[PDB]
């Protein structure tokens, strides 16, 4: 000089494919918003056209507060298929073979049926959450009725490996694009620095 061990409380997450794989998150952030439950700083979870009037809601004053209400500023669609069940907005019905995606081939052997890489089957599981009318008062929204009825996920796990050609309307108001990167797959103490210990 090179080699194997240790150290995540000593650091930084590494790679592919492409011309391009971006940008934002802790008193935060998750397809208006607000309870309740999950998830996320190694960004593994998410969200993720433009400019305007505004609905719910916020936030200051009109007083105490309030329980209104007035104001005033503010604040989502129409772009995308992306977590569950409530409250409050939602004013918009129904268009097309065509999100239960659709046609024609051609494979399956597929079993009547159906399957072919998805805005997917199976299962976990009718679980984990969530959470009421009817109808007891008087009220007070405060409960009981009840954690019943209902309504419903997800991460581990698993079955499908093919091609052309189409829609994926409408939903104040002017633009705009036409499945478009409208941010893909892989693995994640992985891959490496760095300080220690031992052999040359």
């Nucleotide at each position: 000089a090179a080699g194997u061990u240790a150290g995540g409380u000593u650091u930084g997450u590494g790679g592919u494919u492409g011309a391009a794989a971006g940008u934002c998150g802790a008193u935060g952030c998750c397809a208006g918003u607000c309870g309740c439950a999950g998830g996320c700083a190694a960004a593994a979870c998410g969200a993720u056209c433009c400019a305007c009037g505004u609905a719910a809601g916020u936030u200051a004053a009109a007083c105490a507060a309030a329980g209104u209400u007035u104001u005033a500023a503010u604040g989502a669609g129409c772009a995308u298929g992306g977590u569950g069940c409530g409250g409050c907005u939602u004013a918009g019905a129904a268009g097309u073979a065509a999100g239960u995606c659709c046609u024609g081939c051609c494979g399956c052997u597929u079993u009547a049926g159906g399957c072919g890489a998805g805005a997917g089957u199976a299962u976990u599981a009718g679980u984990a959450g969530u959470g009421a009318g009817a109808g007891g008062g008087u009220a007070a929204u405060u409960c009981c009725g009840g954690g019943u009825a209902g309504c419903g996920a997800a991460a581990c796990u698993u079955c499908c490996a093919g091609c052309a050609g189409g829609c994926g309307a409408g939903u104040g108001u002017g633009g705009g694009g036409u499945c478009a990167a409208a941010g893909a797959c892989c693995a994640g103490g992985u891959c490496a620095a760095c300080u220690a210990a031992c052999u040359u």